[PDB]
RNA sequence: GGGUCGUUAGCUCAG
RNA sequence: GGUAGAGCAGUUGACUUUUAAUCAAUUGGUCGCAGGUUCGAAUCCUGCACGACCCACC
Numbered sequence: 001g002g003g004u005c006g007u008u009a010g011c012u013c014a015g
Numbered sequence: 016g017g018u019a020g021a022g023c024a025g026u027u028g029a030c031u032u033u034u035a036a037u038c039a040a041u042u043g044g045u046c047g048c049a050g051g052u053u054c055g056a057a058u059c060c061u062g063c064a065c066g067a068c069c070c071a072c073c
Stems, first nucleotide, its partner, number of pairs: 003068002006065002010023004024042006047063001050060002
Other pairs, nucleotide, nucleotide, family: 001070cWW002070cWS003069cWW008013tWW008014tWH008044cSS009011cHS009021tHH009043cWS010043cHS015046tWW015057tSS016053tWS016055cSS019044tWS020044tWH022043tWW024041cWW050061cSS052056tWH053055tHS056059tWH
C1' cells in the first nucleotide's frame, strides 16, 4: 500500500 | 429509530458492636462523528479523523 472492524458511563462494555 | 442500559466504581444508606457479603439506591454519558434520510438517526447507510486481524514479484 491494500482492506474489513473498535471509538458509549469514572472502568469493562450491553444495546 | 422516540439519547441510552447492565454490572464495576465513587457515594448514600440500610445490614451488623464494626465491617465483608448482601440488598436497596445516586452521580458519572456532548454513543469521536466526519453527510444524507426519516414524524424520530445511538439503529436506515455511510461522509472523515482514528484502532485490531488479513494481502501485495517470480

Notes: This is an experimental structure of RNA (A-site Aminoacyl-tRNA Lys-tRNAlys) from Escherichia coli, with 73 nucleotides shown. An Rfam search finds the family "tRNA" in it. About the family: Transfer RNA (tRNA) molecules are approximately 80 nucleotides in length. The 2025 paper behind the entry is "Structural insights into context-specific inhibition of bacterial translation by macrolides". Crystallisation conditions: 0.1-0.2 M Arginine-HCl, 0.1M Tris-HCl pH 7.6, 2.5% PEG-20K, 7-12% MPD, 0.5 mM BME. Among the 50 different proteins in the entry, which are not shown, are 50S ribosomal protein L29, 30S ribosomal protein S18 and 30S ribosomal protein S8. The structure was determined by X-ray diffraction at 2.6 angstrom resolution and released in 2025. The source organism's lineage runs through Bacteria, Pseudomonadati, Pseudomonadota, Gammaproteobacteria and Escherichia.